[PDB]
Context: one part of a larger RNA, bound to proteins that are not shown
RNA sequence: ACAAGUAGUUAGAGCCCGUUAAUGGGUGAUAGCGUGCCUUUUGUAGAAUGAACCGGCGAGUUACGAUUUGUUGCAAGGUUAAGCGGAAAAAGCGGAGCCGUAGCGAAAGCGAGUCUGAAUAGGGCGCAUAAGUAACAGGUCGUAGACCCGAAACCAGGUGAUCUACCCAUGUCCAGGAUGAAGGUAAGGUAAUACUUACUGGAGGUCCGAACCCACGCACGUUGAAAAGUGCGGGGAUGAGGUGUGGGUAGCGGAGAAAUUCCAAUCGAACUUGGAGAUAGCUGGUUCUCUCCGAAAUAGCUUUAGGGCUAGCCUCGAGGUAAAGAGUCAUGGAGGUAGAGCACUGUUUGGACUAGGGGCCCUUCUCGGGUUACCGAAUUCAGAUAAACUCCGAAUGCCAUGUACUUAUACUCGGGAGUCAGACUGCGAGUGAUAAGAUCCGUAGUCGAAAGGGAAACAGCCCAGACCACCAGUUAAGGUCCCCAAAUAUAUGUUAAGUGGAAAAGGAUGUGGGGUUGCUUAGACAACCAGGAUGUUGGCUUAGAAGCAGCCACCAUUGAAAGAGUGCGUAAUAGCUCACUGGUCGAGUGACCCCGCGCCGAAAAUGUACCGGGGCUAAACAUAUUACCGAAACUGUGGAUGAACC
RNA sequence: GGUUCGUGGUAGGAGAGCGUUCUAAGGGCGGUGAAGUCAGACCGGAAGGACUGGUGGAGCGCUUAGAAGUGAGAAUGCCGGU
Numbered sequence: 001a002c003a004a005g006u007a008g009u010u011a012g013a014g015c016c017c018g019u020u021a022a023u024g025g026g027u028g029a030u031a032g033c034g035u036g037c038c039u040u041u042u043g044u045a046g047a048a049u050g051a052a053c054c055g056g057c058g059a060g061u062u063a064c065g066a067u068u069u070g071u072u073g074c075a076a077g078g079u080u081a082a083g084c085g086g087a088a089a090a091a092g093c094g095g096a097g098c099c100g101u102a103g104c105g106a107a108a109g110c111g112a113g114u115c116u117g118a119a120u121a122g123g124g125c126g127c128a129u130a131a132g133u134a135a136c137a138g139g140u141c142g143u144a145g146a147c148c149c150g151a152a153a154c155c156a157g158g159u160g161a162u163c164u165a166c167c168c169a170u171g172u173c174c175a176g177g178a179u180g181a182a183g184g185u186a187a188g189g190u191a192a193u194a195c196u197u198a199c200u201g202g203a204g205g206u207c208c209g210a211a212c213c214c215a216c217g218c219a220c221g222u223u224g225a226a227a228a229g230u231g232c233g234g235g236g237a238u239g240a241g242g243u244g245u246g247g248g249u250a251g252c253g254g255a256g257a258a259a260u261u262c263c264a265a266u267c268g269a270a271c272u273u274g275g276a277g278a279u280a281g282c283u284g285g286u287u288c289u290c291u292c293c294g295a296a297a298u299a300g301c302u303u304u305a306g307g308g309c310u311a312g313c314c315u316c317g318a319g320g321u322a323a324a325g326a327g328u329c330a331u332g333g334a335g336g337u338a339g340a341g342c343a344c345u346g347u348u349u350g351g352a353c354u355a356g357g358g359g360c361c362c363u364u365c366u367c368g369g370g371u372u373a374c375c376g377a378a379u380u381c382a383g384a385u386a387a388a389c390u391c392c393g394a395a396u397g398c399c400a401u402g403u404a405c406u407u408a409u410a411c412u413c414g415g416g417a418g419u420c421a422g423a424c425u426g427c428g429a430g431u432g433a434u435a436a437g438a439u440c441c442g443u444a445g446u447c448g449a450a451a452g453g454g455a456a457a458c459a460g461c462c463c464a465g466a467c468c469a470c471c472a473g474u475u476a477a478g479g480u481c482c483c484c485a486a487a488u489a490u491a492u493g494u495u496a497a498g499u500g501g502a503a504a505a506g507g508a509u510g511u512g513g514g515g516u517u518g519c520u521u522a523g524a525c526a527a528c529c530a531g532g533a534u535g536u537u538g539g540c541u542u543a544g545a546a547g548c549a550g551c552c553a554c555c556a557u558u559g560a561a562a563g564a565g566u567g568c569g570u571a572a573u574a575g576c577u578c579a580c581u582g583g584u585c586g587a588g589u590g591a592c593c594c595c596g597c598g599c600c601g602a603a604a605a606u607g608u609a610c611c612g613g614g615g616c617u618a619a620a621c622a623u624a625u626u627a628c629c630g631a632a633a634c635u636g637u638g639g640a641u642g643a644a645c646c
Numbered sequence: 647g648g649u650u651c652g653u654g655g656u657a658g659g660a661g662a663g664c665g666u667u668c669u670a671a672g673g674g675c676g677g678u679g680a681a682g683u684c685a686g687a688c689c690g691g692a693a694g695g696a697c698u699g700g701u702g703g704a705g706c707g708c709u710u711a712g713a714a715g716u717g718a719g720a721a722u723g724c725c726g727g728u
Base pairs, nucleotide, nucleotide: 008033009032010031011030014027015026016025017024020696037050039048052728053727054726055725056724057723062144063143064142065141066140067139068138069137070136071135072134073133074132077099078098079097083093084092103110104109113125114124115123116122147285148284150282154275155274156273157272158271159270165249166248167247168246169245170244171243172242173241174239176208177207178206179204183200184199185198186197187196188195212236213235214234216233217232218231219230220229251267253263254262255261288663289662290661291660292659293658298311299310300309301308302307312419313418314416315415316414317413318412319411324409325407326406327405328404329402330401331400332399333398339392340390341389345386346385347384349382350381351380352379356375357374358372360370361369422447423446424445425444426443427442428441430439431438452463453462454461467639468638469637470636472635473634474633478629479628480627481614482613483612487626489625490624491623492622493621494620500616506600507599510597511596512595513594514593515592516591517590518589519588531580540550640653641652642651643650644649645648646647664717666714667713668712669711670710671709672708674706675705682701683700684699685698686697688695689694
C1' cells in the first nucleotide's frame, strides 16, 4: 500500500514526548496555497547556462602620482628631501626644494591689471568678493598583470629522423608451379641471302600461387581484445620488391612517384623552456548584514553599431535667493494638424457652349461650305478629390504674464555611478497586404526593477503598490447554483440558438417591438359549390396549330360576369385547370420600411477540446435596483524605522 | 522628546554595522578542564551572540584602538573524500 507529489507552507485531528518553560518538542490523516538556485535576458519553472554530493582552497590589492571629501596642526604662510645623529628608536639638526601669497600676454613685457586695438572705446582673462599648506583616512582616476580564470597565436634559446619520409653503407629474404623472348644448332631453301621446320635456349617492372609486404569490399568492434584491430573474401609476390643493423637531412628547417603528405598516438608549419600573468571592446565567475534613495535601454559623434565618449536620467555633499519648480484659474500670443473647402496647384464626372482637328462628297490646294455626339482646347453650370492643394480652421499641446488659489520643489558647484539589446498595451503615423507576438517613430501606461486581487493557467491587460505582527474591519477589479468566499436577489422584458460560450459576403414565412400604406361585414384574402361562355377554327402564318408553336389585333355579343385568353396539355381537336363569380362560410387580410434578439453560410489532424470544469433555459441577454463576497488597497491595535520640523 | 509625511525595488549612489586572523594596552578565563567538535525548545532588527551538557585534553576570550591573505553556492573552477 485509491495515490498525481519543486516536496514546503498555512489550517489541522490523532498518537508519542517533556524543554534554555516557552500562548513547548517529535510526527503528520486530511484541507488550502505553491513551477528549485544561479547566470543571462525584452522576457527563463524553463525544453537556455552552470553545479553529482560534502569539505578545504578560490577574485578591486599594493606602490608611486593626480583629484576630491573628512580630520588634525600651523596659517599669509605651510612644509622639509636626501642626509647627519641614533636602538631597523624618539628628538634635534638639515630650507636645498615644493605649494601658496598676482595676474594678463605667443613673447618682449607690463602689473591689480593685462591682452587685443589707432582708441582715453568695447570685449577676453583677472582684481575688487585673501586661504593656504603638511600629514593621515575615505572615494575615484593614472602608471604598473591592476578584480579573477580562459584563447587561437607571435618571438627567442634549446630537444627530437629509436615513429614516419627520402637517402647512404652493409647484410638478408622470396614454398612450389607455369610460360617460352633473343641467341644457338641441325635439316631444308637459295648464286649467295631472306626465309621455313624441328630441336635447343631461358628473357620478363611475365603468369598462377604460400611465406612476406600491402590494405579493395563487407561484417563485427565502436566506455574495443586494439587510441585504427579481428573475421571472411582481396592486391603485389625477381622487383620502380620486402626487411635487419649502423648512419645522414631539423622547424625562417627537413623529407615528399605530390596527399597539405610525414618529421615520436602533435603538422596550412613539431616539441620544450623562456619573453609570459602576451593580448581578449568576448564568455564565465566575484564570498557578511540591515537602513535611505534609486535609474537606463535615449541624442550626438565614432573602422562605429553587443565597445566608447559627452549630454540625458540616479545618488551623496555644499551653496544661494522676486522662489526661480509643479497643478489649476484668468489673460495674451506663436503655430496650419483634425475637420472642412475648392480661392490656387494637381487628379476628376456629367451637361451646355465653342474655336480647331478628324471622318464624308464637291470645283478644291479639302482654302471655305453643306455635313457631323469620330476626336478636341478653352468657356461656363452642376458635382467630386489630395501626405508633399488651402479662401478657411478647431480640440489639445506649447510659450509667457498674474497683485489669483493650491502644492513642493527648482537651479548652481563639487564627489560617485549605472545605462546606450528594451518589451507589450492603448492612441496617432510611416513601411508591410490598412498581414505579423513584424518593423520604425510619436504619445501615455505597465513590465523591466512590482509582490498582492481579477483575467483557468498567463512579465507587458483590468484593479492596486508589500516596513513587521494580528484567528479584526471596509472597499477595488471581478464576482455571489456546486467545485469556490458571497443573491438559486428584486422588477420589467428578450432569446430556444447551449445563442450565450470564435467566423464574412450572402440566404431565409425564425421571433419580439415600432412605423407607413392597399383591400375589408354594400362581404375581402384563401380554398371550395358550380359557372369559368359565345359569334369564332376571328384574321395572318402553319401539315394542323382551333384561347395555352409564334405573330397581327384584343372588337363584338348576350351580361350576374367574361380573356379573340393563365398553363400542365393535345399529332393536332378535346380532356382538365383557369383571368373573370353571384353562392357560401365569414373576419380580418396583403405589400413595404426601421429597430432588438436569434438561424444557415461553419471542414483538420493524440482526446470531449472555441463557458476552467460540473452544470445552466437561467446559473443567458437588456434595462433598472440593492445587499453581500472579494487585495499585501484603506482602516483598527501593537511594534520597528528615514527625513523634515519644533 | 513630540508632530507631520514617509519606509516595493535591478544596475547603481549613500549610511550604519556583524564576524574572521594578527598587534598594542588594560582587564580576565582556563587541568575544579582552553580552543575545537556534537546537541539543545535561549538572546538580538540582520549579519550574529550566549548558556547548559557530552566529547576534547591546553590554550583562549573580553574592552578600546590598530592592521588585513577578512566572509563563497555557482567560475564545464583546483585538490581531496564519498
About this RNA
Solved structure of RNA (23S ribosomal RNA, nucleotides 571 to 1306) from Listeria monocytogenes EGD-e, 728 nucleotides shown. The work is reported in "Structural basis for HflXr-mediated antibiotic resistance in Listeria monocytogenes" (Koller et al., Nucleic Acids Res., 2022). The structure was determined by cryo-EM at 2.3 A resolution and released in 2022. It comes from the structure "Cryo-EM structure of Lincomycin bound to the Listeria monocytogenes 50S ribosomal subunit". Rfam match: Bacterial large subunit ribosomal RNA. Taxonomically the source falls in Listeria monocytogenes (Bacteria, Bacilli, Caryophanales, Listeriaceae).